[PDB]
Context: bound to proteins that are not shown
RNA sequence: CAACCCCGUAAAAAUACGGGGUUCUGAAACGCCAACGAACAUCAUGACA
RNA sequence: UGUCAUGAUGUUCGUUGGC
Numbered sequence: 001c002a003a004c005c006c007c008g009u010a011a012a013a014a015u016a017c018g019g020g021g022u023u024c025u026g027a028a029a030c031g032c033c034a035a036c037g038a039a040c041a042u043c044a045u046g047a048c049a
Numbered sequence: 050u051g052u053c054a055u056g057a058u059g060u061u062c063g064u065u066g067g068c
Base pairs, nucleotide, nucleotide: 002025004021006019010015031068032067034065035064037062039060041058042057043056045054046053047052048051
Other pairs, nucleotide, nucleotide, family: 003022cWW005020cWW008017tWS009016cWW029068tWS033066tWS036063cWW036064cWW038061tWW040059cWW049050cWW
């Protein structure tokens, strides 16, 4: 973002709208995703006994 | 071939932003 159940005011329809719930509904949220950063292991470069 | 510098690649942690 959608579903479901309570308490409100109008209503009978494929009912709008205003407050609170839900792991007992489905979406990777103890999750993905970027840029600054600290360690670490790799690969390529110059100084030497 | 070990060591010191020098830049790239990928993880792993945390900050800061975004889903």